[PDB]
Molecule: CrPV IRES
Organism: Cricket paralysis virus
RNA sequence: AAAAAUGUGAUCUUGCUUGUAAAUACAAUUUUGAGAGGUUAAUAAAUUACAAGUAGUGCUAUUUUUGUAUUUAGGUUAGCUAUUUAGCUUUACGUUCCAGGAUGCCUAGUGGCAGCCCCACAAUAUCCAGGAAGCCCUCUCUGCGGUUUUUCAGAUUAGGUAGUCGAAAAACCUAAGAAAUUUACCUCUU
Numbered sequence: 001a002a003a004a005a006u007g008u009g010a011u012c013u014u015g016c017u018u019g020u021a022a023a024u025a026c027a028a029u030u031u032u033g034a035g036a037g038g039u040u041a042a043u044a045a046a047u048u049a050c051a052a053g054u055a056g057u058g059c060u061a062u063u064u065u066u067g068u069a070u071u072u073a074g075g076u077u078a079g080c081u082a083u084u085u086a087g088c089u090u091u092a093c094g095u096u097c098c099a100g101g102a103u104g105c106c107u108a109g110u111g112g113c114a115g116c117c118c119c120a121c122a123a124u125a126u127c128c129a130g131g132a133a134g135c136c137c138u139c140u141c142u143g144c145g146g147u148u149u150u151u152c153a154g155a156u157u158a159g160g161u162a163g164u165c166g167a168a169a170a171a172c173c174u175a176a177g178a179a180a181u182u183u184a185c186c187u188c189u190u
Stems, first nucleotide, its partner, number of pairs: 001066002016053006034140002037137001073107001080087002095133004100128002103125001111119002148170003159186002163183001
C1' cells in the first nucleotide's frame, strides 16, 4: 500500500472551523548597513499531532490475510523530423543551463556477444513537462552643503557691521533642492 471480520450500538482516523508547536535558511538586495520595529508577537495563513464542534463520523477504537515469493537489477518518464530508409533533443513551451521520481510495461527469454539486466526483440502510454539562471520595508542610525546654535582663530584691512566667503565644530543632522560672486560704509588731531 490492498481483501476475512468477532468487536468497541454494526461501524473510519477528520479535505473544514476554533485554541497550542515547538519546526518552516541567510544573503543578493528598493530608500536602510545595524538593534527591535510592525519579525516575530498577538495569534482566524498553512502542512503534521492533540482536544472540541461538527462540514469530515455513531466519539473512544480492533483483528485476519494479502503487498509473500519473479529477492531482482537495468531502463522509459522518447522527443520531435521525414514519403520511406532512417535521422536524432542533457527537457523549453521570453531566452538559455540542469533533476528527472510515479503509474504501468519493455526483459528476466530468444539472434549477436566470453558473459549480462548490454545491442541488437529496445518498449506502450505517460501525472508534472519541474528546478535554476534574473526577487521589492520604521526607527533611529554618517555623510558628500537645512539646530543650538554656537565656535575661535581668519581672510581682506588699517578700523566696524551687514551680504558674500572660511570655519567649526561641538552641537544637531537627514532622505538627491545642493548653488554662484567682494568689501563697501563710518569714519580725530597734530